[PDB]
Context: bound to proteins that are not shown
Molecule: Modified SL3 of RocR
Organism: Legionella pneumophila
RNA sequence: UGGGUCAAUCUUCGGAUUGGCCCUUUCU
Repeated sequence: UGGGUCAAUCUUCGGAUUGGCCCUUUCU
């Protein structure tokens, strides 16, 4: 910088947001 997973709140129920943990990213 991207991805996975768990927890909380929310949703016009298509989803969204915050946090833990793991992988990963020229100036680490």